[PDB]
RNA sequence: GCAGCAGC
RNA sequence: GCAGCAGC
Numbered sequence: 001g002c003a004g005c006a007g008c
Numbered sequence: 009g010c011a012g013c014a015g016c
Stems, first nucleotide, its partner, number of pairs: 001016002007010002
Other pairs, nucleotide, nucleotide, family: none
């Protein structure tokens, strides 16, 4: 540095 | 903008 489809 | 304890 990384998320098609978590939640706030 | 937000993760004590996902994975790479």